The PDB entry is titled "RNA Pseudoknot with 3D Domain Swapping". An RNA structure (RNA Pseudoknot), in which 26 nucleotides are resolved. The structure was determined by X-ray diffraction at 3.1 angstrom resolution and released in 2003.

RNA sequence: UCCGAAGUGCAACGGGAAAAUGCACU
Numbered sequence: 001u002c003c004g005a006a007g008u009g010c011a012a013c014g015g016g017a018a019a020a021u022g023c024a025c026u
C1' cells in the first nucleotide's frame, strides 16, 4: 500500500490467507 468496512467521511487497531485451490458441466 491492501483488507477487515460498514450509509458517507475522517481516525485508530493490524492481518502477508494480503495464501492455496482439483474435477465436471463438450
Stems, first nucleotide, its partner, number of pairs: 001018001002015003
Other pairs, nucleotide, nucleotide, family: 014015cHS